Shown are 129 nucleotides from a PDB entry: RNA (crRNA) from Pseudomonas oleovorans, together with DNA.

Context: bound to proteins that are not shown
DNA sequence: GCGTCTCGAATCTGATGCGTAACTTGGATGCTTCGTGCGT
DNA sequence: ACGCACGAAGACCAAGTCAATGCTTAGTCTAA
């Protein structure tokens, strides 16, 4: 040579045992695949346009 | 010039 | 050889209960001397 | 035949306590 220096909190332990998401509801009233496409016209001209 | 309005 | 029309639309669109119980709720240890008698 | 084992023993008052931490809001281009 810091009232310094040394100096294991360690060791064991079940969160587990029962419980039904069931019971009861109309996708239902209303609307046509039927209607449409140049088969009918009876001949020569002007003011301004696209310049 | 040329493309247009029955 | 496409054909087109028409090519939806209103309206419900949850309701109710149950929505925890019991029991366990620490234990234990943390000093040396002394006498006697083994005792390797 | 000095060591070392191992049980009885003797001091015996006795509370109060068990937390120790919460805290927000957009700009950059300067290398493939």
């Nucleotide at each position: 040579g810091u009232g310094a220096g040394c100096g294991g909190c360690a060791u064991c332990c079940a969160a587990g045992u029962u419980a039904c998401g069931c019971a009861u509801c109309a996708g239902a009233u209303u609307c046509g695949a039927g209607a449409c496409g140049c088969g009918a016209g009876u001949a020569u001209u002007u003011c301004c346009c696209g310049c | 010039g040329c493309g247009g309005g029955g």
Overview
Released in 2024, the model rests on cryo-electron microscopy data to a resolution of 3.18 angstroms. Ions in the entry include zinc. The 2024 paper behind the entry is "Structural variation of types IV-A1- and IV-A3-mediated CRISPR interference".